Entry title: HIV-1 Core Packaging Signal. Shown are 155 nucleotides from a PDB entry: RNA with a sequence from Human immunodeficiency virus 1. Method: solution NMR. The entry became public in 2015. The 2015 paper behind the entry is "RNA structure. Structure of the HIV-1 RNA packaging signal". It holds a match to the Rfam family "Human immunodeficiency virus type 1 dimerisation initiation site". Taxonomically the source falls in Lentivirus humimdef1 (Viruses, Retroviridae, Orthoretrovirinae, Lentivirus). The entry is an ensemble of 20 models.

[PDB]
RNA sequence: GGUGCCCGUCUGUUGUGUGACUCUGGUGAGAGCCAGAGGAGAUCUCUCGACGCAGGACUCGGCUUGCUGGAGACGGCAAGAGGCGAGGGGCGGCGACUGGUGAGUACGCCAAAAAUUUUGACUAGCGGAGGCUAGAAGGAGAGAGAUGGGUGCCC
Numbered sequence: 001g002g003u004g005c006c007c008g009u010c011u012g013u014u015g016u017g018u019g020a021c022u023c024u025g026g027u028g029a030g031a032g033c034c035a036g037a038g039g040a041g042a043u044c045u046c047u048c049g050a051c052g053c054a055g056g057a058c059u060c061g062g063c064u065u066g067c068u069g070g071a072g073a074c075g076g077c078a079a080g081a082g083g084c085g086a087g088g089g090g091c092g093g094c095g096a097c098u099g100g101u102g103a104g105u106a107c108g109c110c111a112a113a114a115a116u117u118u119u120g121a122c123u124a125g126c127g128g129a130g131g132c133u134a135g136a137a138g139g140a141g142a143g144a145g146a147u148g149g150g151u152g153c154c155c
Stems, first nucleotide, its partner, number of pairs: 001154011013142001014111001015109004021038007042101003047096003051092003058087004063080007117140003122135005
Other pairs, nucleotide, nucleotide, family: 012143cWS017104tWH019105cWW020039cWH028031tHS040105cWS045098cWW046097cWW050093cWH054089cWW055088cWH056088tHS056089tWS062081cWW070073tHS115141cWW116141cWS120137cWW121136cWW127128cHS
């Protein structure tokens, strides 16, 4: 370097909707209930908009007192106390945009592409007689390309 055999990893068999399962802690006679973690439905991040809630800091308007210029009204300056609204900041929910990560876990539904064996079910055609033919989907199965490791042979 070539070749036969075995094993791990990645990629092609899609789309859509909903749900479950396992472990640990607290509580209860048990069932049941509450909190955290793992697996998947998704998740994290960034920008923007609508909606809900309550004042920390700063600024502004109202009120009272003193001084000052002016005939007065009115303007300028200083001091004091309470309260509300606005500007303004903070938090939560929801929808959309940008970027990163993961993508069959069990079941329901429909359309689509490629090959094969089997099986239950589904749809279409046939006078069919332990029925026959065609088509898509599900489980097992099939399955082609790339890559890493072990092993026998050609040293």